[PDB]
Context: bound to proteins that are not shown
RNA sequence: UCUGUUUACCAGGUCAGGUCCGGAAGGAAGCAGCCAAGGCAGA
Repeated sequence: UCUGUUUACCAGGUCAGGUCCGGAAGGAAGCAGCCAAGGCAGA
RNA backbone atom coordinates (compact mmCIF):
# COMPACT_ATOMS: atom_id res chain seq x y z
P U A 1 0.94 3.89 2.98
O5' U A 1 0.63 3.70 1.43
C5' U A 1 -0.69 3.37 1.01
C4' U A 1 -0.69 2.25 0.00
C3' U A 1 -1.93 1.37 0.00
O3' U A 1 -3.01 1.93 -0.72
C1' U A 1 0.00 0.00 0.00
P C A 2 -4.38 2.31 0.04
O5' C A 2 -5.52 1.84 -0.97
C5' C A 2 -6.77 1.37 -0.49
C4' C A 2 -7.09 0.01 -1.05
C3' C A 2 -8.13 -0.79 -0.28
O3' C A 2 -9.46 -0.45 -0.63
C1' C A 2 -6.24 -2.15 -0.64
P U A 3 -10.69 -0.80 0.35
O5' U A 3 -11.07 -2.30 -0.04
C5' U A 3 -12.39 -2.79 0.14
C4' U A 3 -12.38 -4.22 0.61
C3' U A 3 -12.87 -4.45 2.03
O3' U A 3 -14.28 -4.54 2.13
C1' U A 3 -10.79 -5.53 1.74
P G A 4 -15.13 -3.35 2.81
O5' G A 4 -15.93 -4.07 3.98
C5' G A 4 -16.61 -5.29 3.74
C4' G A 4 -16.12 -6.37 4.67
C3' G A 4 -16.29 -6.08 6.15
O3' G A 4 -17.60 -6.33 6.63
C1' G A 4 -14.10 -6.82 5.77
P U A 5 -18.55 -5.09 7.03
O5' U A 5 -18.56 -5.11 8.62
C5' U A 5 -18.51 -6.34 9.34
C4' U A 5 -17.30 -6.39 10.24
C3' U A 5 -17.32 -5.43 11.42
O3' U A 5 -17.97 -5.99 12.55
C1' U A 5 -15.19 -5.38 10.32
P U A 6 -19.57 -5.90 12.73
O5' U A 6 -19.75 -5.56 14.28
C5' U A 6 -19.52 -4.24 14.78
C4' U A 6 -18.07 -4.00 15.11
C3' U A 6 -17.79 -2.93 16.16
O3' U A 6 -17.73 -3.50 17.45
C1' U A 6 -16.25 -2.81 14.30
P U A 7 -18.34 -2.76 18.73
O5' U A 7 -17.49 -1.42 18.84
C5' U A 7 -16.35 -1.33 19.69
C4' U A 7 -15.81 0.07 19.72
C3' U A 7 -16.84 1.18 19.77
O3' U A 7 -17.31 1.42 21.09
C1' U A 7 -15.18 1.70 18.15
P A A 8 -18.89 1.42 21.40
O5' A A 8 -19.43 2.67 20.58
C5' A A 8 -19.19 4.00 21.02
C4' A A 8 -20.46 4.67 21.45
C3' A A 8 -20.31 6.03 22.11
O3' A A 8 -20.12 7.08 21.19
C1' A A 8 -21.77 4.71 23.40
P C A 9 -18.86 8.08 21.36
O5' C A 9 -19.15 8.83 22.74
C5' C A 9 -20.28 9.67 22.90
C4' C A 9 -20.21 10.46 24.18
C3' C A 9 -18.87 11.12 24.47
O3' C A 9 -18.72 12.37 23.80
C1' C A 9 -19.67 10.03 26.42
P C A 10 -17.89 12.47 22.43
O5' C A 10 -16.39 12.77 22.90
C5' C A 10 -15.66 11.81 23.64
C4' C A 10 -15.18 12.39 24.95
C3' C A 10 -13.67 12.51 25.10
O3' C A 10 -13.16 13.68 24.48
C1' C A 10 -14.59 11.53 27.05
P A A 11 -12.28 13.59 23.14
O5' A A 11 -13.23 12.85 22.09
C5' A A 11 -13.00 12.96 20.69
C4' A A 11 -11.53 12.88 20.38
C3' A A 11 -10.95 14.00 19.54
O3' A A 11 -10.74 15.19 20.26
C1' A A 11 -10.14 11.93 18.75
P G A 12 -11.27 16.59 19.66
O5' G A 12 -11.40 16.30 18.10
C5' G A 12 -12.48 16.86 17.35
C4' G A 12 -12.20 16.84 15.86
C3' G A 12 -13.35 17.27 14.97
O3' G A 12 -13.46 18.68 14.86
C1' G A 12 -12.41 15.27 14.13
P G A 13 -14.91 19.38 14.86
O5' G A 13 -15.47 19.09 13.40
C5' G A 13 -14.80 19.61 12.26
C4' G A 13 -15.44 19.14 10.98
C3' G A 13 -16.96 19.18 10.93
O3' G A 13 -17.49 20.47 10.71
C1' G A 13 -16.23 17.10 10.14
P U A 14 -18.88 20.89 11.40
O5' U A 14 -19.98 20.18 10.50
C5' U A 14 -19.99 20.37 9.09
C4' U A 14 -20.85 19.34 8.40
C3' U A 14 -22.31 19.29 8.82
O3' U A 14 -23.09 20.32 8.24
C1' U A 14 -21.45 17.10 8.69
P C A 15 -23.51 21.61 9.11
O5' C A 15 -24.78 21.11 9.93
C5' C A 15 -24.67 20.76 11.31
C4' C A 15 -25.07 19.33 11.54
C3' C A 15 -26.02 19.07 12.70
O3' C A 15 -27.37 19.31 12.34
C1' C A 15 -24.23 17.53 12.79
P A A 16 -28.49 19.56 13.47
O5' A A 16 -29.74 18.73 12.94
C5' A A 16 -30.10 18.78 11.56
C4' A A 16 -31.04 17.66 11.18
C3' A A 16 -32.27 17.48 12.06
O3' A A 16 -33.29 18.42 11.79
C1' A A 16 -31.28 15.38 11.69
P G A 17 -33.81 19.40 12.96
O5' G A 17 -34.43 18.42 14.05
C5' G A 17 -35.52 17.57 13.73
C4' G A 17 -35.70 16.49 14.77
C3' G A 17 -35.95 16.97 16.19
O3' G A 17 -37.29 17.34 16.43
C1' G A 17 -34.29 15.29 16.21
P G A 18 -37.69 18.88 16.64
O5' G A 18 -37.17 19.22 18.11
C5' G A 18 -37.80 18.67 19.25
C4' G A 18 -36.81 18.28 20.32
C3' G A 18 -36.24 19.43 21.14
O3' G A 18 -37.08 19.83 22.20
C1' G A 18 -34.48 18.06 20.39
P U A 19 -37.44 21.38 22.41
O5' U A 19 -36.15 21.98 23.13
C5' U A 19 -35.76 21.56 24.43
C4' U A 19 -34.34 21.96 24.74
C3' U A 19 -34.03 23.45 24.63
O3' U A 19 -34.41 24.18 25.78
C1' U A 19 -32.38 22.22 23.48
P C A 20 -34.68 25.76 25.67
O5' C A 20 -33.23 26.41 25.76
C5' C A 20 -32.41 26.25 26.92
C4' C A 20 -31.18 27.11 26.84
C3' C A 20 -31.42 28.55 26.41
O3' C A 20 -31.78 29.39 27.49
C1' C A 20 -29.71 27.62 25.08
P C A 21 -32.79 30.62 27.27
O5' C A 21 -31.95 31.64 26.38
C5' C A 21 -30.73 32.19 26.85
C4' C A 21 -30.15 33.18 25.87
C3' C A 21 -31.15 34.12 25.22
O3' C A 21 -31.54 35.20 26.05
C1' C A 21 -29.74 33.23 23.56
P G A 22 -33.06 35.70 26.03
O5' G A 22 -33.25 36.31 24.57
C5' G A 22 -32.43 37.38 24.13
C4' G A 22 -32.66 37.68 22.67
C3' G A 22 -34.10 37.77 22.23
O3' G A 22 -34.77 38.95 22.62
C1' G A 22 -32.89 36.50 20.66
P G A 23 -36.30 38.83 23.08
O5' G A 23 -36.81 37.57 22.25
C5' G A 23 -38.17 37.18 22.25
C4' G A 23 -38.85 37.56 20.96
C3' G A 23 -38.37 36.86 19.69
O3' G A 23 -39.01 35.60 19.54
C1' G A 23 -38.67 39.20 19.31
P A A 24 -38.39 34.42 18.64
O5' A A 24 -37.80 35.12 17.34
C5' A A 24 -38.27 34.74 16.05
C4' A A 24 -38.14 35.87 15.05
C3' A A 24 -37.00 35.75 14.05
O3' A A 24 -37.39 35.00 12.91
C1' A A 24 -37.03 37.93 14.99
P A A 25 -36.34 34.06 12.15
O5' A A 25 -35.24 35.07 11.61
C5' A A 25 -35.56 36.07 10.66
C4' A A 25 -34.38 36.98 10.43
C3' A A 25 -33.04 36.28 10.39
O3' A A 25 -32.78 35.65 9.15
C1' A A 25 -32.89 38.16 11.80
P G A 26 -33.02 34.06 9.03
O5' G A 26 -31.58 33.48 8.67
C5' G A 26 -30.84 32.75 9.63
C4' G A 26 -30.11 33.67 10.58
C3' G A 26 -29.06 33.00 11.46
O3' G A 26 -27.83 32.83 10.78
C1' G A 26 -30.44 34.35 12.80
P G A 27 -27.21 31.37 10.57
O5' G A 27 -25.80 31.45 11.29
C5' G A 27 -25.53 30.70 12.47
C4' G A 27 -25.17 31.58 13.63
C3' G A 27 -24.60 30.84 14.84
O3' G A 27 -23.21 30.61 14.73
C1' G A 27 -26.38 32.21 15.55
P A A 28 -22.66 29.11 14.56
O5' A A 28 -22.60 28.57 16.05
C5' A A 28 -22.22 29.42 17.12
C4' A A 28 -22.85 29.00 18.42
C3' A A 28 -22.66 27.55 18.82
O3' A A 28 -21.39 27.29 19.37
C1' A A 28 -24.91 28.18 19.16
P A A 29 -20.49 26.09 18.80
O5' A A 29 -20.66 24.94 19.89
C5' A A 29 -20.29 25.17 21.24
C4' A A 29 -20.95 24.19 22.17
C3' A A 29 -20.98 22.74 21.72
O3' A A 29 -19.75 22.07 21.92
C1' A A 29 -23.10 23.35 22.56
P G A 30 -19.13 21.17 20.74
O5' G A 30 -20.18 19.98 20.56
C5' G A 30 -20.46 19.10 21.64
C4' G A 30 -21.85 18.51 21.54
C3' G A 30 -22.07 17.47 20.46
O3' G A 30 -21.58 16.19 20.81
C1' G A 30 -23.85 19.02 20.43
P C A 31 -21.74 14.96 19.80
O5' C A 31 -23.05 14.21 20.31
C5' C A 31 -23.14 13.72 21.65
C4' C A 31 -24.41 12.93 21.84
C3' C A 31 -24.71 11.91 20.76
O3' C A 31 -24.02 10.68 20.95
C1' C A 31 -26.62 13.23 21.11
P A A 32 -23.27 9.99 19.71
O5' A A 32 -24.45 9.43 18.80
C5' A A 32 -25.41 8.53 19.33
C4' A A 32 -26.68 8.49 18.52
C3' A A 32 -26.54 8.08 17.06
O3' A A 32 -26.44 6.67 16.89
C1' A A 32 -27.94 9.98 17.22
P G A 33 -25.36 6.05 15.89
O5' G A 33 -25.88 6.45 14.44
C5' G A 33 -26.94 5.73 13.81
C4' G A 33 -27.24 6.29 12.44
C3' G A 33 -26.04 6.40 11.51
O3' G A 33 -25.74 5.18 10.84
C1' G A 33 -27.17 8.46 11.54
P C A 34 -24.21 4.75 10.60
O5' C A 34 -23.70 5.76 9.48
C5' C A 34 -24.29 5.79 8.19
C4' C A 34 -23.74 6.90 7.34
C3' C A 34 -22.22 6.93 7.20
O3' C A 34 -21.74 6.03 6.22
C1' C A 34 -23.00 9.09 7.74
P C A 35 -20.37 5.22 6.48
O5' C A 35 -19.23 6.28 6.17
C5' C A 35 -19.05 6.79 4.86
C4' C A 35 -18.23 8.06 4.84
C3' C A 35 -16.81 7.95 5.35
O3' C A 35 -15.91 7.40 4.40
C1' C A 35 -17.82 9.85 6.30
P A A 36 -15.24 5.96 4.65
O5' A A 36 -13.67 6.24 4.56
C5' A A 36 -12.92 6.57 5.72
C4' A A 36 -12.53 8.03 5.73
C3' A A 36 -11.23 8.37 6.44
O3' A A 36 -10.07 8.10 5.66
C1' A A 36 -12.90 9.89 7.11
P A A 37 -9.03 6.97 6.13
O5' A A 37 -9.01 7.12 7.72
C5' A A 37 -8.29 8.17 8.35
C4' A A 37 -8.49 8.19 9.84
C3' A A 37 -8.28 6.87 10.56
O3' A A 37 -6.92 6.45 10.67
C1' A A 37 -10.27 7.85 11.33
P G A 38 -5.92 6.96 11.83
O5' G A 38 -6.30 6.06 13.08
C5' G A 38 -6.12 6.54 14.41
C4' G A 38 -6.57 5.53 15.43
C3' G A 38 -6.13 4.10 15.18
O3' G A 38 -4.80 3.85 15.60
C1' G A 38 -8.43 4.14 15.72
P G A 39 -3.57 4.05 14.58
O5' G A 39 -2.86 2.62 14.50
C5' G A 39 -3.42 1.57 13.73
C4' G A 39 -4.59 0.93 14.44
C3' G A 39 -4.71 -0.58 14.34
O3' G A 39 -3.87 -1.26 15.27
C1' G A 39 -6.84 0.47 14.08
P C A 40 -2.32 -1.52 14.94
O5' C A 40 -2.14 -3.09 15.12
C5' C A 40 -2.37 -3.98 14.05
C4' C A 40 -3.76 -4.58 14.12
C3' C A 40 -4.09 -5.66 13.11
O3' C A 40 -3.53 -6.93 13.42
C1' C A 40 -5.88 -4.14 13.23
P A A 41 -2.49 -7.61 12.39
O5' A A 41 -3.04 -9.09 12.17
C5' A A 41 -4.08 -9.63 12.97
C4' A A 41 -5.12 -10.33 12.12
C3' A A 41 -4.72 -10.64 10.69
O3' A A 41 -3.94 -11.82 10.56
C1' A A 41 -6.81 -9.57 10.68
P G A 42 -2.82 -11.93 9.42
O5' G A 42 -3.65 -12.07 8.07
C5' G A 42 -4.56 -13.15 7.87
C4' G A 42 -5.46 -12.90 6.68
C3' G A 42 -4.74 -12.57 5.38
O3' G A 42 -4.27 -13.72 4.70
C1' G A 42 -6.44 -10.99 5.74
P A A 43 -2.71 -13.84 4.32
O5' A A 43 -2.71 -13.86 2.73
C5' A A 43 -1.84 -13.01 2.00
C4' A A 43 -2.60 -12.00 1.18
C3' A A 43 -1.76 -10.96 0.45
O3' A A 43 -1.24 -11.44 -0.78
C1' A A 43 -3.51 -9.87 1.60
The RNA (ESRP 4.5S RNA) from Escherichia coli has 43 modelled nucleotides. The PDB entry is titled "RNC-SRP-SR complex early state". Primary citation: Jomaa et al., Nat Commun (2016), "Structures of the E. coli translating ribosome with SRP and its receptor and with the translocon". An Rfam search finds the family "Bacterial small signal recognition particle RNA" in it. Released in 2016, the model rests on cryo-electron microscopy data to a resolution of 3.7 A. The entry is indexed under ribosome nascent chain, srp, sr, RIBOSOME. The reconstruction used 81,197 particles. Ions in the entry include magnesium and zinc.